[PDB]
Solved structure of RNA (23S ribosomal RNA, nucleotides 2 to 612) from Mycolicibacterium smegmatis MC2 155, 611 nucleotides shown.
The structure was determined by electron microscopy at 3.6 A resolution and released in 2025.
Context: one part of a larger RNA, bound to proteins that are not shown
RNA sequence: AAGUGUUUAAGGGCGCAUGGUGGAUGCCUUGGCACUGGGAGCCGAUGAAGGACGUAGGAGGCUGCGAUAAGCCUCGGGGAGCUGUCAACCGAGCGUUGAUCCGAGGAUGUCCGAAUGGGGAAACCCGGCACGAGUGAUGUCGUGUCACCAGGCGCUGAAUAUAUAGGCGUCUGGGGGGAACGCGGGGAAGUGAAACAUCUCAGUACCCGUAGGAAGAGAAAACAAAAUGUGAUUCCGUGAGUAGUGGCGAGCGAAAGCGGAGGAUGGCUAAACCGUAUGCAUGUGAUACCGGGUAGGGGUUGUGUGUGCGGGGUUGUGGGACCUAUCUUUCCGGCUCUACCUGGCUGGAGGGCAGUGAGAAAAUGUUGUGGUUAGCGGAAAUGGCUUGGGAUGGCCUGCCGUAGACGGUGAGAGCCCGGUACGUGAAAACCCGACGUCUGUCUUGAUGGUGUUCCCGAGUAGCAGCGGGCCCGUGGAAUCUGCUGUGAAUCUGCCGGGACCACCCGGUAAGCCUGAAUACUUCCCAGUGACCGAUAGCGGAUUAGUACCGUGAGGGAAUGGUGAAAAGUACCCCGGGAGGGGAGUGAAAGAGUACCUGAAACCGUGCGCUU
Numbered sequence: 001a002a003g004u005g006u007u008u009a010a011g012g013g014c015g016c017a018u019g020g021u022g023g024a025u026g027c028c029u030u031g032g033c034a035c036u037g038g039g040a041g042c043c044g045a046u047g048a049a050g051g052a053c054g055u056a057g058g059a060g061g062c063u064g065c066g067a068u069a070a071g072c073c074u075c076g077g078g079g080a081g082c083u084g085u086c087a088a089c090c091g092a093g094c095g096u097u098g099a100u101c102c103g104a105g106g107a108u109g110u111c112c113g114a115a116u117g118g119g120g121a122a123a124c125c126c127g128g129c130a131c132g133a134g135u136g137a138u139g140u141c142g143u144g145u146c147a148c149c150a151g152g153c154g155c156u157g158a159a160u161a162u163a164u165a166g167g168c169g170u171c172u173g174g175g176g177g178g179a180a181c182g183c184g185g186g187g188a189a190g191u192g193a194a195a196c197a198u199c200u201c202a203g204u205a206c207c208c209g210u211a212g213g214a215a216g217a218g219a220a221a222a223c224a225a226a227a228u229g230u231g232a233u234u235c236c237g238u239g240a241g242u243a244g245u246g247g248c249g250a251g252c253g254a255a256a257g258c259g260g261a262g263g264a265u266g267g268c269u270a271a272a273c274c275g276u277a278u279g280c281a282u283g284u285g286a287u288a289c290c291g292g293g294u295a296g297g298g299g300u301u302g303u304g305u306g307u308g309c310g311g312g313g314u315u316g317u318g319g320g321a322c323c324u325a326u327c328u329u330u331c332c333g334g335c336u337c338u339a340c341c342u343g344g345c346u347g348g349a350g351g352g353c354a355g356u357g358a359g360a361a362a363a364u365g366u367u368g369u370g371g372u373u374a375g376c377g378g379a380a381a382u383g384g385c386u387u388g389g390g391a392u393g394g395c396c397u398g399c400c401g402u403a404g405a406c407g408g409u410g411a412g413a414g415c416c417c418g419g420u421a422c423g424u425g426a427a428a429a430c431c432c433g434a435c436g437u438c439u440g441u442c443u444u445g446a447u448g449g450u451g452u453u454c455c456c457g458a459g460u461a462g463c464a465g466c467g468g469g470c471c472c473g474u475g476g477a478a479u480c481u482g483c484u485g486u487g488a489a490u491c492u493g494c495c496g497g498g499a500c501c502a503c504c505c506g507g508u509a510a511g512c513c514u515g516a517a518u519a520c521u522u523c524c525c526a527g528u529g530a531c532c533g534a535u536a537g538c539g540g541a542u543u544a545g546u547a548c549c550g551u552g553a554g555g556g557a558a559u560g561g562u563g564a565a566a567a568g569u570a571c572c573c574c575g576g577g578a579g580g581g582g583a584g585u586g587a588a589a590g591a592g593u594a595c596c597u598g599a600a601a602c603c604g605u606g607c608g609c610u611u
Base pairs, nucleotide, nucleotide: 011611012610013609014608015607016606017605018604019603020602026596027561028560031532032531033529034528035527036526037525038524039523040521041520042177043176050112051111052110053066054065055064057090058089060086061085062084072106073105074104075103076102077101081094082093083092117126118125119124127146128145129144130143131142132141133140148174149173150172151171152170153169154168155167156166181212182210183209184208185207186206192199196247222230223229234261235260236259237258238257244252245251266513267512268511269457273311274310275309276308277307278306279305280304281303282302291342292341293340294339295338296337316491318456319455320454321453324449328445330349331348332347333346334345335344336343351442352441353440354439355438363437364436365435366434367433368432370431371430372429373428375424376423377422381397383396384395385394386393398415399414400404406418407417408416462486463485464484465483466482467481468480472498493508494507495506496505497504548555549554568595571582572581573580574579
C1' cells in the first nucleotide's frame, strides 16, 4: 500500500416464562316449560276485580293489615323459643299461667273504583235530612241515610168528560269484573288460483249480545226400503278424501249403514167436553135455568159472549170427548134452584205411592269412624381400621325392612335429621249420605166392549219474488231457513220418502221442560319428565311488566355462584384516602364480599434469536 473481518437497536418481528383485563367453559340452582290425577268452577250495592294513602321504636322497598292499621275475639292443633323479610345495629320486651306458629269462624275495614247525596283533572272538593256530642251562640265533630232504571203494591188522575200519560210513597231486583270452554248475530284482507273478478283464504281474524259449571240438542210431521227393518239427543271410530261438487281450475267434500261411550224407547201441556168465579151486553123479565116423578118459588137470571181457575184429555195399529151395556177392593158431612126414592160435585178419618229431581215448593230434627279445611306417632350403627379440615370414601363387622321414595347434614347415608311403608287425628265450619217431621197425589175408584157428531197448536203450512246454508257455485234442485206479498185444510186431514205425478211406506208441524256420555283451566292440592340450566328456560332465577322510551294506544331491558362455617383479616408499616406489605383465620386467600372454575380477543414485563 492492496485485500479480508465481527462489532450498534431508536424501534420492529418470532418463540418461551410470568402477569392484567374479560367472563367463555365444567359442575350447580330459591327459577321456568310441558303434562298427569284430584278439587273448585264464579266474584260484586252486606260495595267486587284492581288500586291511592297510611300503618312497626327507629329511612325505604317487598309482605301483612286498615285510624281496632306486621294487627282484636272465640274455638281447635302445636309445643319452646319468639317480636315478617331485604338486613343487620341499637333500644326495648314477651313465653310452661302455653307465646311466636298452623286451621276454622267472627269484629274493624280510611279514600278511589259499577261508584251510586252533588261535583270532579280516579283516589279530593261541597252538601241535605234524622239522632247524638260540644260552645255563651255561629263555627265544629260522630252515627245512620240521601244515584238512576226496571218490576210489583198503594194514593192521585192534567190538557178533558170517561179516562190515560204523568206525579208522590214503599218493597224487590239490575248495573261492574273475570284465562279458557258455550250459544246467537255482524264479518275482512294480505294469501292461493304462478295474473285476476267467480272461487279460496274463511265464516277464520276481529266485533256485538248473552250464559252455565258446563252449554247447545233432545223424545220423530226421523231414517229406511219391501227386511213381518231400526226406534229421543249428544259424542268418539269407520264409511271416506268416497258419492259428488268446482272459471269441472286452484280446491271443496257429505250421509245412509256398521262398531262403541251413556242410557231416562223420559216428562208435562193446548184444543173438544163439563163445573165454578168474573167482565161486557142484554130479559117473550118466563115455560125458561139440575137427571125422572111428586110438588114449591120465581132467578144455580133467561140468554149470549170473553177471561181466569178446577176437572178430562196427551195419541199414530190413530187418539180423545161425547152416547151407550158388564163387573166392581173403606166411613161421615154438605151439596145436583128446596123436601121426598134415583145418577154426579165437594171437605174430614184409615191405607198406597212419591218428594228437593225435568217430572211442585219451602223448611225443621236425629244420625254415618263418611269426606274436606290444621296435625301426631313411626324400625335399625356414637361400630372397628384407614385417608382426610370434615366421612356420607375404601376394607371389615353387625342390625331394620309393610320403611333400600326423595332431600339435608363439612365429600356417594335404609340404621344422623325432615321424613318414608304403615297407622292414627276434628272443637267448629262446609260438603255428601241415612232415618224422620213436613209436603203432594191416589183413593167420588178400575175393567174389557157396540154405533154417530165435535177436537187434535193459523196469518201457520203451501205458493210466488229475492237471498242464506246444505257435497250441491241456481242448477232438473228435494229437505232446512230470513224478509216481502198471497194465503189452506182437522184424520177419506196434513207432512216426508232429492223436480213432478199415481200407488205403497213412515210420521203426526205450527206448545214447553229434561240428567249421562262431551268441551275448557283464572285458581288450589299432589306428583311426573331419555324437558331448560342464566345469550337457555316465561318478557321476568336478581327492584319485572320494573328501569327506560313515547303525548297516547303501546313498546320494553340488563343484572345468579366466597367459604363447611364470616371464622369477612385484630395489630404494625407506607399513603390524605384508594390501594398495598407483614402478621393472623382458614384444608386452600393460585377462595379477600372487585370473591367457584377463570378460555380467547386485547394490553404489559423479563429472557433467547433476528432486524
Among the 33 different proteins in the entry, which are not shown, are 50S ribosomal protein L15, 50S ribosomal protein L22 and 50S ribosomal protein L3. It holds a match to the Rfam family "Bacterial large subunit ribosomal RNA". A reference for the family is Yusupov et al. (2001), "Crystal structure of the ribosome at 5.5 A resolution", Science. Rfam 15.1 lists 51,934 matches to the family in 10,816 species. Baid and Sengupta published it in Febs J. in 2025: "Cryo-EM structural analyses reveal a unique role for elongation factor G2 (EF-G2) in Mycobacteria". The PDB entry is titled "EF-G2 bound 50S ribosome subunit complex of M. smegmatis".